[PDB]
Context: one part of a larger RNA, bound to proteins that are not shown
C1' cells in the first nucleotide's frame, strides 16, 4: 500500500449469551381462617383441712318418694276360658276261572 | 273239601265317540198383493201485484199424530142432483141428532181469508220492532177504516245554474217484476280417451253456464239448380253412397246430383192515382154441438154329500147384445157389483160451425231495388272442403263500385250459353216433448225383487255447512184376543177352567231348513 480506497446490507457455516415463550419446582412470604403441647396468667367447686353456732313468701329450675319406670311385639315357665257340640253320611257283608302243584306228593 | 307255580279272567265311565227318538234358538222356502215398472188411446199442455208455488202458527168433549179449514175457522151463500146415518180417521166411549130432502155425499155459482214469503213504509237474526201519515169515537187515551214498492213508459205540473233550456222537483194511466218437467233460439265454451309416444287432428261446439220466448217453436215464396233439356216455398220420411271428396294420405270424416213418398197457404211492405171496415184474425154479448162438469136401465135355477164352514163335488133350470171383473167362513156366472144394451147435469165451458159487434181490413190508375252494398288488403270464422291450382257466405280494420245497361252465378279463372234479380217485416200442413188429467193393456215384478220408500220415508240418523240417507208386510170366517180356579213378590212368569174345527191358531201368532245347544236310549272307549 493513498478510489485498483473505503466502505453497506440479504441470504449460507459456527458459536455465544441473552428478550419472549404453552409450562414445570422450589423457595420465601401476605392476608383472611382453623389449631392450642407445655408451660406461664386468670376463675374455679372435686378432693383433702381447728373451733363452734346458726332461717322465712311466690314464680323459674332443680332435689326427695319415682325410673331403667312404663310400652312391654312376635319368642320362653303354669291356667282347659272358650272354642272343633250328642251325631250323620261312602263301606261290605272272605273275595275269578282255571288248571301245575301242594293240604293228601 | 284247606296252601303255592302259571295261565288267562268282564263288568269304570270322572268324560268322551258314534246311530236312532225327543226338544229349544230362527225365520228359507210356498202360497198371497191396495205396491210399482213399462207402456197403448184420449185431454191439458201454465200458474201470478185482487198476493202465488211454499210455510209458520191456530182450528174437535183433544193428546197428539195423519185428512180437513184459517178466528166466519173438521168449515159458511148459494145451485143444483140426490136418500137416513153420520157426526174424517186413529182410536175405541160420549153425547147427539135423521130418518123425503138441509143428516150427508157429488157436481155450479156467491164470503173470509190470522202472520213471512217477489213482500211494496224502516229495518231486520222469517214466521216481528218500529213504523210512519190520512181516517172515528158515549172514552173520544186504542183499538175500525186509508197511503207510501220501485221504477220503465205515457201523463201533468213546476221550473236551475245560466238566458232559454235544461236538469231537475210536486200531481194522473199502464207494466214488470216470482216459481215451474221437456222441447226450441241466442251468446259463452274444456280434458280426460285415439293416434297402441305426441305437438295438426280426434274427441265436440258435446258436458256446462247466462239471456229469450210457446203451447209447440223456429224456418220459411227465386240475383234457385239442371242441362243448355226444365222446373216452380218450406218442413219431414225411403234410396242415391259408405258413392265424390277431404286430410302428419292415420287414426277418422264425410258429400253432393236425382228420384218415390206424406202434407201441402202464402205471403206482404222500400207508399204516386180510383170505391173502403170487404177476408180477416183478435176482442168482445150472445146459437151448433160438445162434452164434462152429479146422476139414470140394464136380461137369468130346483135335487147331492160332505164338510169348521157348499158357490166344491154327485140329479134334475138359467139365461144371453151381457160367459168383463171383482168380493161374498172351499171352484158361483145367477151372491153383489155389476158387466151389452136403454136414459140423463141449473152451470159454464172450448172449440167448430149460429150471432152483436168491433181493431182490423176488403175491392179500379204512378208504383220506386232499400249504400258506403262487391271487391281490395288482412287477420280470422261456416259451407263434407286440414290454404291449397281452391268455388260460395260473415266480418274487426281500413278501403271503397253502377243503378235489369246489372248482378251474380254453372266450384281456379278467362271466352261464349243460360238463366232470374240486393240491400224493409207476417206464415196451419205434415213436426219435436210430458211436471199433469182419463181411459186401456203386458209370454213385466211379487217384498235381500220392484222407484231409496208394499211400514207415518227423503223420515230416524251422520254433518256448521255444500251434503249423505238407514232399516221395519201375512191370527182368525167371525175377536169369540183367554169367565173362573191355584201358584206365586198383590208381581213376571207358569199350570188349571172356557172359547173356538184346530189354541203344535194366544198377539214375538201359517208354512217353520242348517248352522248351534240339549235330554234319553243301544254300543267301543
Nucleotide at each position: 500500500c493513498a478510489c485498483c480506497g473505503c466502505c453497506c446490507g440479504u441470504c449460507a457455516c459456527a458459536c455465544c449469551a441473552u428478550g419472549g415463550g404453552a409450562g414445570u419446582g422450589g423457595g420465601u412470604u401476605g392476608c383472611a381462617a382453623a389449631a392450642g403441647a407445655a408451660g406461664u396468667a386468670g376463675g374455679u367447686a372435686g378432693c383433702u383441712u381447728a373451733a363452734c353456732c346458726a332461717g322465712u313468701c311466690a314464680a323459674u329450675a332443680a332435689g326427695u318418694c319415682u325410673u331403667g319406670a312404663g310400652c312391654u311385639a312376635a319368642c320362653c315357665g303354669g291356667u282347659a276360658c272358650u272354642a272343633a257340640u250328642g251325631a250323620a253320611c261312602c263301606g261290605u257283608g272272605a273275595g275269578g276261572c282255571u288248571u301245575a302243584a301242594c293240604c293228601u306228593u | 273239601g284247606g296252601u303255592u307255580a302259571a295261565g288267562c279272567g268282564a263288568c269304570u265311565a270322572a268324560g268322551c265317540g258314534u246311530a236312532c227318538a225327543c226338544g229349544g234358538u230362527g225365520g228359507a222356502u210356498g202360497c198371497c198383493c191396495u205396491g210399482g215398472c213399462a207402456g197403448u188411446c184420449a185431454g191439458a199442455g201454465g200458474c201470478g201485484a185482487u198476493g202465488a208455488a211454499g210455510g209458520a202458527c191456530g182450528u174437535g168433549c183433544u193428546a197428539a199424530u195423519c185428512u180437513g179449514c184459517g178466528a166466519u175457522a173438521a168449515g159458511c151463500g148459494u145451485c143444483g142432483g140426490u136418500a137416513a146415518g153420520g157426526u174424517g180417521a186413529u182410536a175405541u166411549g160420549a153425547a147427539c141428532c135423521g130418518u123425503u130432502a138441509u143428516a150427508a155425499c157429488c157436481g155450479g155459482c156467491g164470503a173470509u181469508u190470522u202472520c213471512c214469503g217477489a213482500a211494496u213504509g224502516g229495518g231486520g237474526a222469517a214466521a216481528c220492532c218500529c213504523a210512519g201519515u190520512g181516517u172515528g169515537u158515549u172514552u173520544c187515551g186504542a183499538c175500525a177504516c186509508a197511503c207510501u214498492a220501485u221504477c220503465a213508459u205515457u201523463a201533468a205540473c213546476u221550473g236551475a245554474a245560466u238566458c232559454c233550456a235544461u236538469a231537475g222537483g210536486u200531481u194522473a194511466a199502464u207494466g214488470a217484476g216470482g216459481c215451474g218437467a221437456a222441447c226450441c233460439g241466442g251468446g259463452g265454451g274444456a280434458a280426460c280417451u285415439g293416434a297402441a309416444a305426441c305437438a295438426u287432428c280426434u274427441a265436440a261446439g258435446u258436458a256446462c253456464c247466462c239471456c229469450g220466448a210457446g203451447g209447440a217453436a223456429a224456418a220459411g215464396a227465386a240475383a234457385u239448380c239442371a242441362a243448355c233439356c226444365g222446373a216452380g216455398a218450406u218442413u219431414c220420411c225411403c234410396c242415391c253412397a259408405g258413392u265424390a271428396g277431404c286430410g302428419g294420405c292415420g287414426a277418422g270424416c264425410g258429400a253432393a246430383c236425382g228420384g218415390g213418398g206424406a202434407g201441402c197457404a202464402g205471403c206482404c211492405c222500400a207508399g204516386a192515382g180510383c170505391c173502403u171496415g170487404a177476408a180477416u184474425c183478435a176482442g168482445u154479448g150472445u146459437g151448433u154441438g160438445u162434452g164434462u162438469u152429479a146422476g139414470u136401465g140394464g136380461a137369468a135355477g130346483c135335487g147331492u154329500c160332505u164338510g169348521g164352514a157348499a158357490a166344491g163335488g154327485c140329479g134334475c133350470g138359467c139365461g144371453a147384445u151381457a160367459c168383463a171383473g171383482g168380493g161374498u167362513g172351499a171352484c158361483a156366472g145367477c151372491c153383489c157389483c155389476g158387466u151389452a144394451c136403454a136414459c140423463a147435469a141449473a152451470a159454464a165451458u172450448g172449440c167448430a160451425c149460429a150471432u152483436g159487434c168491433u181493431g182490423u181490413g176488403a175491392g179500379c190508375u204512378c208504383g220506386a231495388u232499400g249504400a258506403g252494398u262487391a271487391g281490395g288488403g288482412c287477420g280470422g270464422g261456416a259451407c263434407a272442403c286440414g290454404u291449397g291450382g281452391u268455388a260460395u257466405c260473415c266480418u274487426g280494420u281500413c278501403u271503397g263500385a253502377a243503378u235489369a245497361u246489372g248482378g251474380g252465378g254453372g266450384g281456379a279463372c278467362c271466352a261464349u250459353c243460360c238463366u232470374c234479380c240486393a240491400a224493409g217485416g207476417c206464415u196451419a200442413a205434415a213436426u219435436a216433448c210430458u211436471c199433469c188429467u182419463g181411459a186401456c193393456u203386458g209370454a213385466c215384478c211379487g217384498a235381500u225383487a220392484g222407484u231409496g220408500a208394499a211400514c207415518c220415508a227423503g223420515u230416524a240418523c251422520c254433518g256448521u255447512g255444500a251434503g249423505g240417507g238407514a232399516a221395519a208386510g201375512g191370527c182368525g170366517a167371525a175377536a169369540a184376543g183367554a169367565a173362573c180356579c191355584c201358584c206365586g213378590g198383590c208381581g213376571a212368569g207358569g199350570g188349571g177352567a172356557g172359547u173356538g174345527a184346530a189354541a203344535a191358531a194366544g198377539a214375538a201368532c201359517c208354512u217353520g231348513a242348517a248352522a248351534c245347544c240339549g235330554u234319553g236310549u243301544a254300543c267301543g272307549u

An RNA structure (Tethered rRNA, nucleotides 1396 to 2025) from Escherichia coli, in which 630 nucleotides are resolved.
The entry has 47 different proteins, among them 30S ribosomal protein S8, 50S ribosomal protein L21 and 50S ribosomal protein L34.
The depositors describe the entry as "Structure of a ribosome with tethered subunits".
An Rfam search finds the family "Bacterial large subunit ribosomal RNA" in it. Clan: LSU clan. A reference for the family is Yusupov et al. (2001), "Crystal structure of the ribosome at 5.5 A resolution", Science.
The structure was determined by electron microscopy at 4.18 angstroms resolution and released in 2022.
Keywords: Engineered, Tethered, Synthetic, RIBOSOME.